Entry title: RNA hairpin complex with guanosine dinucleotide ligand G(5')ppp(5')G. Solved structure of RNA, 41 nucleotides shown. It was solved by X-ray diffraction to 2.98 angstroms. The work is reported in "Structural Rationale for the Enhanced Catalysis of Nonenzymatic RNA Primer Extension by a Downstream Oligonucleotide" (Zhang et al., J. Am. Chem. Soc., 2018).

[PDB]
RNA sequence: CUGCUGCUGCCGCUAAGGAUGAAAGUCUAUGC
RNA sequence: CAGCAGCAG
Ligand code: GP3
Numbered sequence: 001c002u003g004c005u006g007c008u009g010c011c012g013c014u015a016a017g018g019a020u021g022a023a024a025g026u027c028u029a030u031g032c
Numbered sequence: 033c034a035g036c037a038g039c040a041g
Stems, first nucleotide, its partner, number of pairs: 001041009012032002017028004
C1' cells in the first nucleotide's frame, strides 16, 4: 500500500418494532 | 467516507 474481516467516529437511505398524537403525521436502527 | 485492530498478499 491492497484485499477480506471486526471495533469506533462521521454522513446518507429507510422505519417493521418502539415512542408521540384523535388523526394526519413527527421521533427512533436494533435494518441498510 | 474516515480512524484503529486482526488475518492474508
Ligand atoms: N449505505 C449503507 N450504510 C450507509 C451509511 O451508513 N451511510 C451512507 N451514506 N450510505 C450507506 O449498503 C448498501 C448501500 O447502502 C451502500 O452502497 C450505500 O449506498 C448505502 P451495505 O450493504 O452496507 O453497503 P456495502 O455493499 O458494504 O457498501 P459500503 O460499505 O462499501 O458503502 C460504501 C459507501 O457507502 C461509502 O463510500 C459511503 O458513500 C457510504 N457509507 C457506507 N457506510 C458509511 C458509513 O458508515 N459512514 C459514511 N460516512 N458513509 C458510509